[PDB]
RNA sequence: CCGGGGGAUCACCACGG
Numbered sequence: 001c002c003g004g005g006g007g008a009u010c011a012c013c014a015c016g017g
Stems, first nucleotide, its partner, number of pairs: 001017003006013002
């Protein structure tokens, strides 16, 4: 950086690429 009918105390987090 990209993904999820992933999560949040919501400009963050984990996972997978």
An RNA structure, in which 17 nucleotides are resolved. Method: X-ray crystallography, resolution 2.85 angstroms. The entry became public in 2004. The entry also contains Coat protein, not shown here. Crystals were grown from: MS2 coat protein in 1.25% or 1.5% PEG 8K, sodium phosphate buffer., pH 7.4, VAPOR DIFFUSION, HANGING DROP, temperature 303K. Horn et al. published it in Rna in 2004: "The crystal structure of a high affinity RNA stem-loop complexed with the bacteriophage MS2 capsid: further challenges in the modeling of ligand-RNA interactions". It comes from the structure "Crystal structure of a complex between WT bacteriophage MS2 coat protein and an F5 aptamer RNA stemloop with 2aminopurine substituted at the-10 position".